[PDB]
RNA sequence: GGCGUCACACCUUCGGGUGAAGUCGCC
Ligand code: PA1
Ligand code: CYY
Numbered sequence: 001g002g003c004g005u006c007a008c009a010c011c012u013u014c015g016g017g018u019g020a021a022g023u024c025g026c027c
Stems, first nucleotide, its partner, number of pairs: 001027004006022001008019004
Other pairs, nucleotide, nucleotide, family: 005023cWW012015tWS
C1' cells in the first nucleotide's frame, strides 16, 4: 500500500454484492 471473510443494516437473482463504524486471516 493492496486483497479475502465475518458483525450490524439494506437491496435482492433470496445466491451474492453493496452501504457510515468494529474484528480476523493473507503477502
Ligand atoms: C464496509 C463498506 N466499504 C462501507 O461502504 C460501509 O459503509 C461499511 O462497511 C459499513 O458501514
Ligand atoms: C473494514 C471495516 C469497514 C468495512 C470494510 C472492512 N475492516 N467498516 O466497510 O468492508 O474491510
Released in 1997, the model rests on solution NMR data.
16S RIBOSOMAL RNA: 27 nucleotides with solved positions.
NMR data were recorded at pH 6.4 and 308 K.
It comes from the structure "STRUCTURE OF 16S RIBOSOMAL RNA, NMR, MINIMIZED AVERAGE STRUCTURE".
Bound small molecules: 2-amino-2-deoxy-alpha-D-glucopyranose (PA1) and 2-DEOXYSTREPTAMINE (CYY).
The 1996 paper behind the entry is "Structure of the A site of Escherichia coli 16S ribosomal RNA complexed with an aminoglycoside antibiotic".